[PDB]
RNA sequence: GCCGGAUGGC
RNA sequence: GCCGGAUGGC
Numbered sequence: 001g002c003c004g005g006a007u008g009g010c
Numbered sequence: 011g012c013c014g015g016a017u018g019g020c
Base pairs, nucleotide, nucleotide: 001020002019003018008013009012010011
C1' cells in the first nucleotide's frame, strides 16, 4: 500500500 | 446513519 470493517462514542 | 479504523489475511 491492497483486501477487510471489531470494540466504542454520537 | 456519522465519527472512528481495531484484531487479522496479502
The RNA with a sequence from Homo sapiens has 20 modelled nucleotides.
The depositors describe the entry as "RNA duplex has central consecutive GA pairs flanked by G-U basepairs".
The work is reported in "Control of box C/D snoRNP assembly by N(6)-methylation of adenine" (Huang et al., EMBO Rep., 2017).
The organism belongs to Homo, within Eukaryota.